[PDB]
Context: bound to proteins that are not shown
Molecule: target RNA
Organism: Kurthia massiliensis
RNA sequence: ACAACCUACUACCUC
DNA sequence: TGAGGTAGTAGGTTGT
Numbered sequence: 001a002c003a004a005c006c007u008a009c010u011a012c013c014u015c
Numbered sequence: 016t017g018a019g020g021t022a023g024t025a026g027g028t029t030g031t
Base pairs, nucleotide, nucleotide: 001031002030003029004028005027006026007025008024010022011021012020013019014018015017
C1' cells in the first nucleotide's frame, strides 16, 4: 500500500 | 449504571 474485520466512545430509540 | 436495539465518529488488527 491494500483487504477483511474487531473495539472503544457519544447519540437518539423503544420497552 | 434497567436492558436491548441501531447509526454516526474515531483508532487497532492480522495478513498477503